[PDB]
This is an experimental structure of RNA (30S, nucleotides 1 to 920) from Escherichia coli B, with 920 nucleotides shown. The reconstruction used 506,020 particles. Rfam match: Bacterial small subunit ribosomal RNA. The literature on the family includes a 2001 paper in Science by Yusupov et al., "Crystal structure of the ribosome at 5.5 A resolution". Clan: SSU clan. The family has 99 seed sequences and 42,628 matches in Rfam 15.1. Entry title: Principles of ion binding to RNA inferred from the analysis of a 1.55 Angstrom resolution bacterial ribosome structure - Part I: Mg2+. The entry has 49 different proteins, among them Small ribosomal subunit protein uS4, Small ribosomal subunit protein uS12 and Large ribosomal subunit protein bL20. Method: electron microscopy, resolution 1.55 angstroms. The entry became public in 2025. Keywords: RIBOSOME, Magnesium, Mg2+, Potassium, K+. Primary citation: Leonarski et al., Nucleic Acids Res. (2025), "Principles of ion binding to RNA inferred from the analysis of a 1.55 angstrom resolution bacterial ribosome structure - Part I: Mg2".
Context: one part of a larger RNA, bound to proteins that are not shown
RNA sequence: AAAUUGAAGAGUUUGAUCAUGGCUCAGAUUGAACGCUGGCGGCAGGCCUAACACAUGCAAGUCGAACGGUAACAGGAAGCAGCUUGCUGCUUCGCUGACGAGUGGCGGACGGGUGAGUAAUGUCUGGGAAACUGCCUGAUGGAGGGGGAUAACUACUGGAAACGGUAGCUAAUACCGCAUAACGUCGCAAGACCAAAGAGGGGGACCUUAGGGCCUCUUGCCAUCGGAUGUGCCCAGAUGGGAUUAGCUAGUAGGUGGGGUAACGGCUCACCUAGGCGACGAUCCCUAGCUGGUCUGAGAGGAUGACCAGCCACACUGGAACUGAGACACGGUCCAGACUCCUACGGGAGGCAGCAGUGGGGAAUAUUGCACAAUGGGCGCAAGCCUGAUGCAGCCAUGCCGCGUGUAUGAAGAAGGCCUUCGGGUUGUAAAGUACUUUCAGCGGGGAGGAAGGGAGUAAAGUUAAUACCUUUGCUCAUUGACGUUACCCGCAGAAGAAGCACCGGCUAACUCCGUGCCAGCAGCCGCGGUAAUACGGAGGGUGCAAGCGUUAAUCGGAAUUACUGGGCGUAAAGCGCACGCAGGCGGUUUGUUAAGUCAGAUGUGAAAUCCCCGGGCUCAACCUGGGAACUGCAUCUGAUACUGGCAAGCUUGAGUCUCGUAGAGGGGGGUAGAAUUCCAGGUGUAGCGGUGAAAUGCGUAGAGAUCUGGAGGAAUACCGGUGGCGAAGGCGGCCCCCUGGACGAAGACUGACGCUCAGGUGCGAAAGCGUGGGGAGCAAACAGGAUUAGAUACCCUGGUAGUCCACGCCGUAAACGAUGUCGACUUGGAGGUUGUGCCCUUGAGGCGUGGCUUCCGGAGCUAACGCGUUAAGUCGACCGCCUGGGGAGUACGGCCGCAAGGUUAAAACUCAAAUGAAU
Numbered sequence: 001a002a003a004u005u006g007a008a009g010a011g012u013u014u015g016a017u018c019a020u021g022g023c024u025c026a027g028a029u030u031g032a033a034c035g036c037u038g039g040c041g042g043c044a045g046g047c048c049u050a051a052c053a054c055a056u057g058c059a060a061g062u063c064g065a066a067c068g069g070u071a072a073c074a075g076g077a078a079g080c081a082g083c084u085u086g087c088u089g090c091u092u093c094g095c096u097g098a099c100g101a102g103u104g105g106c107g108g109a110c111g112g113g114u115g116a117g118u119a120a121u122g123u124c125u126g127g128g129a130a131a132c133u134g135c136c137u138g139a140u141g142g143a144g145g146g147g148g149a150u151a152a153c154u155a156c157u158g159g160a161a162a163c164g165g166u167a168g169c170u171a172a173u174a175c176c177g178c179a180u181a182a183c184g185u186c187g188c189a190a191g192a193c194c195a196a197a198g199a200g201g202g203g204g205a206c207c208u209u210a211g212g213g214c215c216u217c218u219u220g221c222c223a224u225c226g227g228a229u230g231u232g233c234c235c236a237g238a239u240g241g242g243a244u245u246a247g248c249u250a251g252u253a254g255g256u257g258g259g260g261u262a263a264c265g266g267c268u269c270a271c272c273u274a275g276g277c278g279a280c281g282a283u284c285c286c287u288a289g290c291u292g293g294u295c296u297g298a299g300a301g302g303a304u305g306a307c308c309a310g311c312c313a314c315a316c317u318g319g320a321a322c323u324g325a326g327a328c329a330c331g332g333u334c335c336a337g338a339c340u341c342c343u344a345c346g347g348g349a350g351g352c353a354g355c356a357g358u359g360g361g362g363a364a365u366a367u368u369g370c371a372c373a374a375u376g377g378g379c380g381c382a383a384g385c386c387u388g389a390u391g392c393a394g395c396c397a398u399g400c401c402g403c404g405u406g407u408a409u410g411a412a413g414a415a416g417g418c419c420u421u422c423g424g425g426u427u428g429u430a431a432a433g434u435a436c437u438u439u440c441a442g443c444g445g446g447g448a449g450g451a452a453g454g455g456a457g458u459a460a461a462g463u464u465a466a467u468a469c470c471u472u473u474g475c476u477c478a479u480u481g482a483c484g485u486u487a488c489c490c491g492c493a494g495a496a497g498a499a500g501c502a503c504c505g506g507c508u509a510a511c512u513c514c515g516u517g518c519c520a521g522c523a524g525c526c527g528c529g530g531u532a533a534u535a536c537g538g539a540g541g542g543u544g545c546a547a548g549c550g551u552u553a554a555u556c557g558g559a560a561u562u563a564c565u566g567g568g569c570g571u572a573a574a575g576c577g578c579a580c581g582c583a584g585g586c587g588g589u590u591u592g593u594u595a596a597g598u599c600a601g602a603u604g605u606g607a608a609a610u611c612c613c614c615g616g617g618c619u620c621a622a623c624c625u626g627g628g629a630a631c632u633g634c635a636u637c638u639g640a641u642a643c644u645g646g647c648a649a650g651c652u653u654g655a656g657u658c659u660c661g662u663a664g665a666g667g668g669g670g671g672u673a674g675a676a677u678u679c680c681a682g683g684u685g686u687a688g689c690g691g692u693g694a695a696a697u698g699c700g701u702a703g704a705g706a707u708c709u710g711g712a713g714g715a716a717u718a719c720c721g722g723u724g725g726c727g728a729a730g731g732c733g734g735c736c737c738c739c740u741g742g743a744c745g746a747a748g749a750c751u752g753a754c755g756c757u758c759a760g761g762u763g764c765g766a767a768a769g770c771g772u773g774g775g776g777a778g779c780a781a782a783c784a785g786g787a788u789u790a791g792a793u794a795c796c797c798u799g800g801u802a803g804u805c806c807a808c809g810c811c812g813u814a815a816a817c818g819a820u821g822u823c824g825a826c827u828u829g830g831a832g833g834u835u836g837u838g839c840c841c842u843u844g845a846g847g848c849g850u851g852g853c854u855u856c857c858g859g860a861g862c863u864a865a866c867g868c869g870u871u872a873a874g875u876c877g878a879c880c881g882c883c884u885g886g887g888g889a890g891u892a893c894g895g896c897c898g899c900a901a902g903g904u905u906a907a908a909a910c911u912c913a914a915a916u917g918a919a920u
Base pairs, nucleotide, nucleotide: 009025010024011023012022015920017918018917019916027556028555029554030553032552033551034550035549036548039403040402041401042400043399044398045396046395047361052359053358054357056356057355058354061106062105063104066103067102069099070098073097074096075095076093077092078091079090080089081088113314114313115312122239123238124237125236126235127234128233131231132230136227137226138225139224140223141222142221144178146176147175153168154167155166156165157164158163184193185192186191198219199218200217201216202215203214240286241285242284247277248276249275252274253273254272255271256270257269258268259267289311290310291309292308293304294303295302296301316337317336318335319334320333339350340349341348342347367393369392370391371390375389376387377386378385379384406436407435408434409433416427417426418425419424440497442492443491444490445489446488450483455477456476457475458474459473460472461471462470500545501544502543503542504541505526506525507524511540512539513538514537515536521528522527567883568882569881570866571865575880577764578763579762580761584757585756586755588651589650590649591648592647593646594645596644597643598640599639600638601637602636603635604634605633612628613627614626615625616624617623654754655751656750657749658748659747660745661744662743666740667739668738669737670736671735672734673717678712679711680710681709682708683707684706688699689698725732726731769810770809771808772807773806774805778804779803783799784798785797786796821879822878823877824876825875826874829857830856831855832854833853834852835851836850837849838848839847840846841844861868862867885912886911887910894905895904896903897902
């Protein structure tokens, strides 16, 4: 140096098209399974299900250098004897090498297994204080003097067994006092109080009995303060789903005091306060061991947590403590429970989620192997013993990687097969034949490395009274391998022992014949099969992979098809009916300050392994391995100040207040006018009226219809009237009065960012409908009759009740539509409507401007197209609502609301490969 070299589409909706949109495919991967097939080797991997039940063997011991001792066997010592002339056999002695059982120490809390439980009690990252810590290690001091037991053992005895009972004896590094008591504990202090253990090797003067306290050395014991390691505890952030779980909590939250723990703490208790958690999701429900990492992906992400390593939890089920430095203890104790087993019926025994193995479940996962030779662990001074950890071996194509199944030549283009337009083509240099080599497998021979150490001697040095012992360092001598018939090397023989699986219409590389005839069958989709099937089945040929190949399951991808990177909402799915508004998000302009966000640097940490880069070793590769990079994070410190945030002071352009005026079916209340319909009464008058396409029902001589006069009553306001006006939307229409909201314009004056948007919440909200009380002319659901018709529960006709109207309350929905959320900024034009206002002239259907709202056309741009187009569907910013294939379904169930009708929130099973938009 190097360690971000990274991104493909296809099919299917249509007669065709563009778009939208789901479905399907090509890829990679796995603890896989199944079917067909199968040569070798290396490395790794192997119950994913029943945390189901377990036969049998093994998975934890060790120390005689703590102790009393002697069950062995091996010597030494004494006697006797077949004696075989000193070899043997039997007794007596722990006297020695040693050692069964026992006391004592240490270990058994490690190592190994599993993922049941656990949604933060755990885990990850980063901090922290109120703690203990065996073995190891440093320092300073001690290690004096006594005592009472007890196992073993002996005698008796209970019981089937397990397991005990009584009496007597004995030891210690077992146990307990006393002394000593200070860098220890309590205490402000004075003071008070607390410990211990010996053993082994050698030895002269052996100061005393051949031993020892006599010396020395080693090791062990006690106290305190440190180190190291391990463990306990606290805090912040992160770590699944569900709101059709919204309230939860009384030791609960905090405080004081007592107790308790190694330690802080409601850890616990008494009293006091009434708190604590929760839409930044408490509580409840479902699922789940967490991480390093793994798979996929261009990345961002998505999925996942087997093997290896870190952390946690569990050990037949539930509960508990004891011992201990450490356990509430996988192969310990106690209790309860379910199962299994023994029993003499009184009572007893057990826990493979250690390794191997069995039954069972399952689509599915191995041997009741060898060795402690190496690494590591327990005990021991050591030798050594123990170690199913571990190292190896066995089984399995489960994965990855390597190799072989031969090489060259060989036209007769041989036979045979298949096709054939019968000429030939193809299989095909393929085979045969001819020359050659021999990897691997087979046979025979040789032969590393994993071995370091330990044991005996020696010489020197250090120690001491000591050439003794002990320690250290050298040298010398014999040795230590499960694997193992090791890797590897050499020789022999002969191509000799070694190829299959899927596919061939399109996606998708690869085509013909025959058989069959919507049958048999295929299929991931599009689809194929109906008598000339490249799609079914066989064959020939071919294509792709290859000791494997296919299928199934499952994850990511393709899918920009949940779109952060990286999508949409006029008509394809999608703007809440309209608003006000809390929380929340966002914030015009200037100065100063702060340094929270942001940026820079440094430090600590981010375990190792894994990924990546550069190298190294196995003949290569897989695999193993050195260094780096990375771990995109967290914390702390020091700096930067542009931008965002906080604080302070301002500014006026956003927003708002005041003054004058203008238009308006804006709203609420009351009054009134005219036209018309209906009804009532009367006058005139007489045979029809009314209705339809034609009729009939109906009305009429009881005098209708028509015409005139008077009266009653309800509802609606002709003309004006207008792609005119007002209003948030829904909506609002004669005239008059009263109360009252908003908009706009002209000049100023004033405040000084007071703003925009808005989940939840609240208010308004056509028509129909509901409740109570009124009203009722006209109209008219329902209803009745007449017609039409095949029928006619309709359309037409004659009638007609709720209702339409009023008051108050409810309902809360509409194609509540511009199928277009609100606010702000910016970007060519034309013609109109309506409502303000400024200036000028010759003074009026005048000319020149400047505001508000509004209609049509159209430019750029946008859009699938249609179209939109300064009132955007163009170009941008802020915030909200909403969509994610069609059907099921805006349905069910649950909640809330409602008197009811119903509204609102809102699924799933199942099913289809389309459904859809615009345009031709």